[PDB]
RNA sequence: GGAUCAACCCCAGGUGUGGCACACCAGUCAUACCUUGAUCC
Numbered sequence: 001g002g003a004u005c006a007a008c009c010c011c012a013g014g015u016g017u018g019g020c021a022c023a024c025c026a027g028u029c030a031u032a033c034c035u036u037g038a039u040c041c
Base pairs, nucleotide, nucleotide: 001041002040003039004038005037006036012035013034014033015032016031017030018029019028020027
Other pairs, nucleotide, nucleotide, family: 022025tHS022026cWW
C1' cells in the first nucleotide's frame, strides 16, 4: 500500500484548526483527528 472477517455504527468523551460577536472571560458556526481486534501478501 492492497486484500479477507466480525464487532462498533444513533451515541458519549477528549483534542487541533478556520470564520462570527464583545475589550476580555466565555459563547456561536464550520471542519479535521482520536477513542476495535484478528487473518494474508
Released in 2017, the model rests on solution-state NMR data. The RNA with a sequence from Enterovirus A71 has 41 modelled nucleotides. The entry is an ensemble of 10 models. It comes from the structure "HnRNP A1 Alters the Conformation of a Conserved Enterovirus IRES Domain to Stimulate Viral Translation".